Notes: The depositors describe the entry as "Hypopseudouridylated yeast 80S bound with Taura syndrome virus (TSV) internal ribosome entry site (IRES), eEF2 and GDP, Structure III". This is an experimental structure of RNA (Taura syndrome virus (TSV) internal ribosome entry site (IRES) RNA) with a sequence from Taura syndrome virus, with 153 nucleotides shown. The entry is indexed under rRNA pseudouridylation, IRES initiation, confomation, eEF2., RIBOSOME. The 2023 paper behind the entry is "Regulation of translation by ribosomal RNA pseudouridylation".
RNA sequence: AAACUCCAUGUAUUGGUUACCCAUCUGCAUCGAAAACUCUCCGAACAC
RNA sequence: GGUGCAGUAAGGCUUUCAUGGAGUGGUU
RNA sequence: ACGUGUA
RNA sequence: AGGAGAAAGUCCCAGUCACUUUGGGCAAAGUAGACAGCCGCGCUUGCGUGGUGGGACUUAAUUAAUGCCU
Numbered sequence: 001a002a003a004c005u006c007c008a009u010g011u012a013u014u015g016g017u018u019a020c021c022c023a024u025c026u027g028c029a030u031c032g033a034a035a036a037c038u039c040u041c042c043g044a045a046c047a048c
Numbered sequence: 049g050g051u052g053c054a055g056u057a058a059g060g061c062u063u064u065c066a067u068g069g070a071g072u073g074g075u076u
Numbered sequence: 077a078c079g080u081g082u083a
Numbered sequence: 084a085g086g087a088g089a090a091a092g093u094c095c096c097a098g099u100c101a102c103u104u105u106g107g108g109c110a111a112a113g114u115a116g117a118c119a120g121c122c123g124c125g126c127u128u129g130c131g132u133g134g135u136g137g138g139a140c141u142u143a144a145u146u147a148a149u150g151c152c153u
Stems, first nucleotide, its partner, number of pairs: 004071005025055004030050001039088003075083001099117002101114004106153004121134002124131002
Other pairs, nucleotide, nucleotide, family: 008066tWW009066cWS014020tWS014063tWS015016cSS019059cSS020059cWS023057cWS030048tHS032033cSS032045cWH032048tWS036040tHH037090cWS042085cWW043084cWW047049tWS091092cSS092140tWS093144cHS094139tHS095139cWW096097cSS097136tWW098118cWS120135tHS123132cWW125129tWH
């Protein structure tokens, strides 16, 4: 410097309970470094 | 390792406008 | 140690 | 986890003259000093100027013993 999590709340119609979010089945971007050769930088690396 | 989107919905298919109030500091 | 939620 | 930029303990050690290890030698180590040497430059035959020692691979260097000669 504040950010954000929840409730009350009606229209076309935010929708149908075992109520949006109990939910994974899967695909797709990563939460970065043990006081390390003290540390820093780049990179083979799909996620460290 | 959890947030997010798309295809799966033991709600038939996107989450809508929004206003005010309540709320933090610690154990690897 | 600290990035994420747990506990 | 690989690479690059800093310091590198330590066996494994030498090249000199030195001080100590409470007689003297020799051997061994514990410190520095310069000087060698090594690495570079320079207009050189002569030499001067600049580092003028550095690496290796180390779960806390361990002093068993007395280390022999006169």

Method: electron microscopy, resolution 2.87 angstrom. The entry became public in 2023.